[PDB]
Context: one part of a larger RNA, bound to proteins that are not shown
RNA sequence: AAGUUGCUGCAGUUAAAAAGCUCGUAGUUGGAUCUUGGGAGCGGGCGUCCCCGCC
RNA sequence: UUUACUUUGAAAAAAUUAGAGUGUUCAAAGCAGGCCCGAGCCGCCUGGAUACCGCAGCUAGGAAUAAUGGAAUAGGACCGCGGUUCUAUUUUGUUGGUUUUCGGAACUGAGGCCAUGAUUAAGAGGGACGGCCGGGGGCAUUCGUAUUGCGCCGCUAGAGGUGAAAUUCUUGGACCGGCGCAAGACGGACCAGAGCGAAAGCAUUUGCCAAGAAUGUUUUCAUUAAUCAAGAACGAAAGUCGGAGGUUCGAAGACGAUCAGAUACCGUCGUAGUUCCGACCAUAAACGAUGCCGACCGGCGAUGCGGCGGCGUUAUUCCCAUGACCCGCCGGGCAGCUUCCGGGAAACCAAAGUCUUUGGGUUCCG
Numbered sequence: 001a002a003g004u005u006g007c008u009g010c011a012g013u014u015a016a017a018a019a020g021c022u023c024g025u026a027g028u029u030g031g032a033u034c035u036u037g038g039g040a041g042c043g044g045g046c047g048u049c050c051c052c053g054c055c
Numbered sequence: 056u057u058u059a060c061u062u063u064g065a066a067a068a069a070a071u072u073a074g075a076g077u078g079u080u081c082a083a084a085g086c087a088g089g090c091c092c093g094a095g096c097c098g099c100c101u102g103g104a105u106a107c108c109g110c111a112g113c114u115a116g117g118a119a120u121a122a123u124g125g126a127a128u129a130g131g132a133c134c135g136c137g138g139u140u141c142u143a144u145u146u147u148g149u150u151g152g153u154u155u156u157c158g159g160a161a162c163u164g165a166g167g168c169c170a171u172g173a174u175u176a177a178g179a180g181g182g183a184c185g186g187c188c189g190g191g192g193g194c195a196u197u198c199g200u201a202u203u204g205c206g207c208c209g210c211u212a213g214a215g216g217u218g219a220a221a222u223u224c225u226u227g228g229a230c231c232g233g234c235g236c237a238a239g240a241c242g243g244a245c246c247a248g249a250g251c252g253a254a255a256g257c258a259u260u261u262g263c264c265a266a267g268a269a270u271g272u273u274u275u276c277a278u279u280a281a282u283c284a285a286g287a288a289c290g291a292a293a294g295u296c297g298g299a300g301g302u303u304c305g306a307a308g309a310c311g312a313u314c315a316g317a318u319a320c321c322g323u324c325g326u327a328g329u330u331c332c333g334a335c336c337a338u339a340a341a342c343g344a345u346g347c348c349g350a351c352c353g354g355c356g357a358u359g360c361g362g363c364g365g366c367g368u369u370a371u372u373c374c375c376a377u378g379a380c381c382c383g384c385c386g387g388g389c390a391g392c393u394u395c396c397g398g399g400a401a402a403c404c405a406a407a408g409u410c411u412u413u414g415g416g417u418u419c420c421g
Base pairs, nucleotide, nucleotide: 003413010421012419013402014401018418020289022287023286027282028281029280032174057122058121059120060117061116062115064113072106073105076086077085089099090098131169133167134166136164137163138162139161140160141159142158179279180276181275184271188267192264193263194262195261198242199241202238203237204236205235206234207233208232209231213224214223250257251256294335295334296333297332298331299330304328308324309323310322311321346417347416348415350409351408353393354392355391358388360386361385362384363383364382365381367380368379369378370377397404398403
C1' cells in the first nucleotide's frame, strides 16, 4: 500500500456491528450578554479605504 | 500585568538528517583545498557555514476565543474627619533626662459620596398553575357469554374425530334439545397502520390511590443542561422456590393413525405448566434488525391530543355557553402518499440527507 485501527480519516437497517429499557457518579461537552463608529501624520496606495496607533 | 492560547527572545553536545563551498578522477565519501615560483624576506589565500532540537520550564508582547473572580444579611468602593492604643528613628551634638515632635501598624465612632451595587429571560431546562386527555400503573368491585363438569326432564341410536380412519363416549340413554347449578379461565365483535407507557407491555362496569405527556400561560427560578465507566430500578415467554387453585389448553408421557421406519406432522387422552399471591431468574427476530440530545433541509391529504379563529346544521326547549358536524391555523405525536432535496452497493431512506465541499455534543460497539 491499509481511509483493512480511520486525530486528520472508516464502519454499525439488510454485508461484522446500537447495550431490552431507563436513571446515574466519574469523564467528555455545554445558549446569549460587558468598548465599540476610535485625531493621522499612522496621505496621494487621494480615505469621509490603509499595512500603520497614541482616544 | 489570573489560567489556557498565540507571537517573541535566551539556552538547548557532537555524530546522524537537510543544506553552502570544495574535480575524493567521477561517486558513496572526506573536510579539505586553492593562488603565486620569483625572496617564502616572518609565504600568502581561505573554508572547517547554516536550519530543524518535540513537550515541559524560563522571557517579553497580544488580549479574540475558553474558563474563573470583584458589591446582595453590603462584612461595599472612594474621600476626608474624631477617638483608644503601640513602636523606631529626629528634627536639642558636654552626658543622662531629651520639650518633644516624627512615620508606620492595629481597634473604633460619626459622615459624605459613588447614576450607589442584581445583564437578559434561550423556539435550554426545572418548578407552579389551568382545563383537558390516554387499552399508562396499583387496589377493590361489577358484568358478559362461552368452555368443562353436575342434577332433573324430553326424545332417541348413534356421537365424536379424520384425507380415510381408529383409539374414545354410548339403551347403565352417548350426542342433541330445555331448565338450573358449580368452578376456573378469558374479555370477542366495537378494535383502527388509532391511543398510552422508558421499554417489557396495556382493552367489560364502577369506585379509590398516586402518577404522566401534550397544550395554554405577559407565573416562578435563572444555566440549574446534554450524554454517560462504576453503580441502580423495571424487564414478554419459558424456567425455579413456597402457598392457593386447577375450567381450558397442553412440554413430558400413553395411546390410535400415517409411514420403509415416524421417537413427528394428524387424532384420543393427559403431567408439569397455563391462573392468583409472595420470592427468584435477566434473557427474546427484547426489531424500526436503525443510540440519545440539538439545528437545518420539498410538497400534499389525513389522523390523535391541546389551544385559537370562522358561514352554517343539530341538541342543549327560547337566550347563554356547552357538546355532535363543517372550514382553517398553531404546537407535541403515531403514521401515510409524492419528489432528480440529497444520499446509498443497491434494496431503499425526508432520513439511512445536510460526508474527500470529509469536525454540533456525547455513549455503546465491528